This is an experimental structure of RNA (23S ribosomal RNA, nucleotides 1307 to 2050) from Listeria monocytogenes EGD-e, with 732 nucleotides shown. The PDB entry is titled "Cryo-EM structure of Lincomycin bound to the Listeria monocytogenes 50S ribosomal subunit". Among the 27 different proteins in the entry, which are not shown, are 50S ribosomal protein L29, 50S ribosomal protein L31 type B and 50S ribosomal protein L2. The entry also models zinc, magnesium and potassium ions. An Rfam search finds the family "Bacterial large subunit ribosomal RNA" in it. Lineage of the source: Bacteria > Bacillota > Bacilli > Caryophanales > Listeria monocytogenes. The sample was in a buffer at pH 7.5. The structure was determined by cryo-electron microscopy at 2.3 angstrom resolution and released in 2022.
Context: one part of a larger RNA, bound to proteins that are not shown
C1' cells in the first nucleotide's frame, strides 16, 4: 500500500448569555441544571521528581477542537531548637577485630556495631499570600545550654557530681462490661438583616451568625496503692538502693502516686453576621 | 468601608480517662531514657534575675490519582488519619451538607441486529443436559414452629398476622435537671384516606429425600473450589539427649534455650459401633552355631636372571626380581525366629433333603491363608434401562428392596451419623418471557452528517 474514510475515539448532563480571539460545542466569566458526599470531600505515608506559580506559545503531544493544558519556552517558588529523620535507643535481620571451619574463593561466629515498621523526646493560636508555612510575621510559650550581675552556701570527716557497675521503672496479649468526661450533633436563646413575586402570613415569619490555643496557676470523675522500724548465706566489688525475713502499728480513711476533663489566666488580645 | 451576639438545654462517641477494671489461655519485645544505690571523682556548686546561643537532612506539587504501579491523560491496583444531617442498629440505604465534579469528540436519527433495562393476555417448567437466567422472598413487631439430635442444635424450620394519618396526647411511663424546660415514649380507644401504609431505596425463597466430606479453614495467580488438601482425634514407629530427624564439605545450626505427658517420620481422619483370617514371599526387628566373602596379615613354593660347576645336553648358591599356596581376616548374604493400623494376600471342582427348585450336609485338589462383621446393580455392576416396588399420564435418572459382589469389605479403614456445604443427585411448593410464541417501550451502539482515524489479511 490493501482493508477504509471503515473499527474505534476508554463508564457519566448539560444549557444559554457575556467575553476573548485570525479562528470557539471544547478557553474564561455568569446563571440555572445535573453528579459524588464512609466520597468523586479533607489530611497524610509511599512512590514520582519540578509535574507547583507567573508570563509568553500553539509545531508536536492531547484519541475531536483548542485562544487551553500535567505540553513548549522563559523567569520564579520549598525558610523550623520544638513537625518527620539524623547528631538518642534497640527488634527481625545484616556486618563482624580476634576466633572456628574450609582445594582457592570463602562459610560461620564472639566482642563490638549497623538496622524502624516499635521506644524516648520542648509550640501554640492568630495573621499573611502568585507559588511555603506548627518553618515567615504578630502575640504568648516551652526545652537544652551559655555568659553577665546579685546575694547564698562549700572549699579534704569532704557542698556537689556520680558510674560504662547494682536495682527499680521503662515494659507491652486478647476479649468483655459498665461508667466519667470531652469532640461532634441538635434545639431554643441572643444578635443582625429583611418583610416578601402567585391565593395567605408582622410572625410558632424567612435568612445568616450565635467564640478562642499551648503555656502558667488552681482544681478534678475516677483509677491504683497497709505504712514504719529493725535485721541480712543474694544482687560478679560496695550499697543507706533492691530482694528476703521478723516485729510493731491497721484500714476502703488518710496520705502518696497517677488522671481525662474543668475553672481562672493567656485575652485591653484574636476572630466574628454585617 | 464597617464590627453585634457568644447563653441555656438536649443528645453524645468509633475519642479520651484506659488494656483502668473484670475475665480467658494461646500466657502476651528489647534497649535507651528516667529514678535510685553505692564504687569512684571533687572546689566549686546550685537559687534568683538578665540577655544571648541552638547544627545537618526533608519541606514545592500530585497522592483512590491525568503526576504512584499497570507501554496510554488506561473502568484495574495503592497503607493510614478524618469522614456531617434526615429517616436508620448502622460507615447499610435513599436524598443532601461542607467540599468536590459535569469525565478531552460532537450534531442528528429513533431501521434490522446486538448489548443493558422496563412491561406483558392466557398458561405456568410444557423450556433445557440441568428452572441456566430471571421472577419470587427480603425490614421490624407479634403468633407459631416437625422429623431427627452428638441435647448445643435443627430454627429466621415451616406456616400465619400486623405496619399510614388524626384525635384522646406536653397520654401513661421513662431519661435529664435545683427549677424552667428538653429529650425518649408504649399499649388501648375513637376516627380518616388510598388499589396499595418497612407506600421509595436497601435487607432470607422454602420444603422432602439421597451420595460424598464430620465441622470453620486450604487449593490449580490466568479454563477445575471439589468428593481433593488440612483438621481435631486414632494408630504404628523412631528418638536417653552432642536425641532421632533435617540443612551444611565442615565449622555452625534447626530440633530446643525442649528432654519420652517430648521431639521426628508413616498411615488413618470428628463422633458412634467396630476393625476378621494369613508371617509362605518382601520389608523391619532380633538371633548367632555353621557356610560363603574384601583389603590387610602370612610367605610354603614356582618362574626369570647367574657366580660357580658340567661332556655335549644341562645343573645351579647368594642376591635381585615376577608371581605366589596353606593359614588368618568384618559387616552383608545364606540360615533361625518374630512382626500385618508393615509391603502385601484373603482358592477350585463334584455331589446331596417328602414333588420341584436350592443345598444346613458330604467328598476331593490346592494354599501362607482362603473374605468374618457390615454393606451391596454402589462416586464400585460388564451383561444392564438386571428384577420387583415407589414416585410420574408416561421415569435409561432418583428412592426402597432383592443378591449371580464381571471386579465391596474393615485405619490406601468397614458401616452408621446430628450439625455444616456457592458440593453432587432426585422430587415438591412459590414464582416467573425458560417455554407455548412472541409483542411493545427506554438507553448505548448500529445508520446520516462534521472532526479524527487504526488492524488482522493480501
Nucleotide at each position: 500500500a490493501u482493508g477504509a474514510g471503515u473499527a474505534g475515539c476508554g463508564a457519566a448532563a448539560g444549557a444559554a448569555g457575556g467575553g476573548u480571539g485570525a479562528g470557539a460545542a471544547u478557553c474564561c466569566c455568569u446563571u440555572c441544571c445535573a453528579c459524588c458526599g464512609a466520597a468523586u470531600a479533607u489530611c497524610u505515608a509511599a512512590g514520582g521528581u519540578u509535574u507547583c506559580c507567573u508570563g509568553a506559545g500553539g509545531a508536536a503531544g492531547g484519541c475531536u477542537c483548542g485562544u487551553c493544558c500535567g505540553c513548549u519556552c522563559a523567569g520564579g517558588g520549598u525558610u523550623a531548637g520544638u513537625c518527620g529523620g539524623g547528631a538518642c535507643c534497640u527488634a527481625a535481620g545484616c556486618c563482624g577485630a580476634g576466633g572456628c571451619c574450609g582445594a582457592u574463593a570463602g562459610g560461620c561466629g564472639u566482642a563490638g556495631g549497623c538496622g524502624a515498621u516499635g521506644g524516648a523526646c520542648a509550640a501554640c493560636a492568630g495573621g499573611u499570600a502568585g507559588a511555603g508555612a506548627u518553618u515567615c510575621c504578630u502575640g504568648u510559650a516551652c526545652c537544652a545550654g551559655u555568659g553577665c550581675u546579685a546575694a547564698u552556701u562549700g572549699u579534704u570527716u569532704a557542698a556537689c557530681c556520680g558510674a560504662u557497675g547494682g536495682g527499680g521503672u521503662g515494659a507491652c496479649a486478647c476479649a468483655g462490661a459498665a461508667g466519667g468526661a470531652u469532640a461532634g450533633g441538635g434545639a431554643a436563646u441572643c444578635g443582625c438583616a429583611c418583610g416578601a413575586a402567585u391565593g395567605g402570613a408582622a410572625a410558632u415569619g424567612u435568612g445568616c451568625g450565635u467564640c478562642c490555643a499551648a503555656g502558667c496557676a488552681g482544681u478534678g470523675a475516677g483509677u491504683g496503692u497497709g505504712a514504719g522500724a529493725a535485721g541480712u548465706a543474694g544482687g560478679c566489688a560496695a550499697a543507706u538502693c533492691c530482694g528476703c525475713u521478723u516485729c510493731u502499728c491497721g484500714c476502703g480513711a488518710a496520705g502518696c502516686a497517677u488522671g481525662a476533663g474543668c475553672u481562672g489566666u493567656g485575652a485591653u488580645g484574636g476572630g466574628g453576621a454585617a | 468601608c464597617g464590627g453585634a451576639a457568644g447563653u441555656u438545654c438536649c443528645u453524645g462517641a468509633u475519642u479520651u480517662c484506659a488494656c483502668g477494671c473484670u475475665g480467658u489461655c494461646a500466657a502476651g519485645a528489647a534497649a535507651a531514657g528516667c529514678c535510685u544505690c553505692u564504687a569512684g571523682g571533687a572546689a566549686g556548686a546550685g537559687u534568683a534575675g538578665u540577655a544571648c546561643u541552638g547544627c545537618c537532612c526533608g519541606u514545592a506539587c500530585c497522592g483512590c490519582a491525568a503526576a504512584c504501579c499497570g507501554a496510554c491523560a488506561c473502568a484495574g491496583g495503592u497503607a493510614g488519619a478524618u469522614g456531617a444531617g434526615g429517616a436508620g442498629a448502622g460507615a447499610a440505604u435513599c436524598c443532601u451538607a461542607a467540599g468536590g465534579u459535569g469525565a478531552g469528540c460532537g450534531a442528528g436519527a429513533g431501521a434490522a441486529c446486538u448489548c443493558u433495562c422496563g412491561u406483558u393476555a392466557a398458561g405456568g417448567a410444557a423450556c433445557u443436559c440441568g428452572g441456566c437466567a430471571a421472577a419470587a422472598u427480603g425490614a421490624c413487631c407479634c403468633c407459631g414452629u416437625a422429623a431427627c439430635u452428638u441435647c448445643g442444635g435443627g430454627a429466621g424450620a415451616a406456616g400465619g398476622g400486623g405496619u399510614g394519618c388524626u384525635c384522646u396526647a406536653u397520654u401513661a411511663g421513662g431519661g435529664u435537671g435545683c427549677a424552667a424546660g428538653c429529650c425518649c415514649g408504649a399499649g388501648a380507644g375513637a376516627g380518616c384516606c388510598g388499589c396499595a401504609g418497612u407506600g421509595a431505596a436497601u435487607a432470607g425463597g422454602c420444603c422432602c429425600a439421597g451420595g460424598c466430606g464430620a465441622c470453620u479453614g486450604u487449593u490449580u495467580a490466568g479454563c477445575a473450589a471439589a468428593a481433593a488438601c488440612a483438621c481435631a482425634g486414632g494408630u504404628c514407629u523412631c528418638u536417653g539427649c552432642a536425641a532421632a530427624a533435617c540443612c551444611g564439605u565442615a565449622a555452625g545450626g534447626u530440633g530446643a534455650c525442649g528432654u519420652a505427658u517430648a521431639g521426628g517420620g508413616g498411615c488413618u481422619g470428628a463422633c458412634g459401633c467396630c476393625u476378621g483370617c494369613c508371617c509362605g514371599g518382601u520389608g523391619c526387628u532380633g538371633g548367632a552355631a555353621g557356610g560363603u566373602u574384601a583389603a590387610g596379615a602370612g610367605g610354603a613354593g614356582u618362574g626369570c636372571u647367574u657366580a660357580g660347576c658340567u661332556u655335549c645336553g644341562g645343573c645351579g648358591a647368594a642376591g635381585g626380581u615376577a608371581c605366589g599356596a596353606a593359614u588368618u581376616g568384618a559387616a552383608g548374604c545364606c540360615c533361625c525366629a518374630g512382626u500385618a493400623a508393615a509391603c502385601g494376600g484373603c482358592g477350585g471342582c463334584c455331589g446331596u433333603a417328602a414333588c420341584u427348585a436350592u443345598a444346613a450336609c458330604g467328598g476331593u485338589c490346592c494354599u501362607a491363608a482362603g473374605g468374618u462383621a457390615g454393606c451391596g446393580a454402589a462416586a464400585u455392576u460388564c451383561c444392564u434401562u438386571g428384577u420387583c416396588g415407589g414416585g410420574u399420564a408416561a421415569g435409561u435418572u432418583c428412592c426402597g428392596a432383592c443378591c449371580c459382589g464381571c471386579a465391596c469389605g474393615a485405619a490406601a479403614g468397614g458401616c452408621g451419623c446430628a450439625a455444616c456445604g456457592a458440593u453432587c443427585u432426585g422430587g415438591g411448593c412459590a414464582c416467573u418471557g425458560u417455554c407455548u410464541c412472541a409483542a411493545c417501550g427506554a438507553g448505548a451502539g448500529a445508520c446520516u452528517c462534521g472532526g479524527u482515524g487504526a488492524a488482522a489479511u493480501u